């Protein structure tokens, strides 16, 4: 000075290639226990990196900004 990938709950991870996200941890709890860790069962709630575009709809398709990792033209 450029090129190519990616980007998801507070923490790990899962489905992809437009019709609609699924868990563990962690939270209230209820079985068990002499109470407790461990287990188990339930209830809840939470994100497709911010702004735009196409599209009947974008997590996905374009583009800016950002945040990275992974390459080669300056020239050695």
């Nucleotide at each position: 000075g450029g090129g190519g990938u990616g980007g998801u709950g507070g923490c790990u991870c899962a489905g992809a290639a437009g019709g609609g996200a699924g868990a563990g941890c962690a939270g209230c709890g209820g079985c068990c226990u002499u109470c407790a860790g461990a287990g188990c069962c339930g209830c809840g709630a939470g994100a497709c990196g911010g702004g735009g575009g196409u599209u009947c709809g974008a997590u996905u398709c374009c583009c800016c900004u950002c945040c990275g990792c992974u390459c080669c033209a300056c020239c050695a």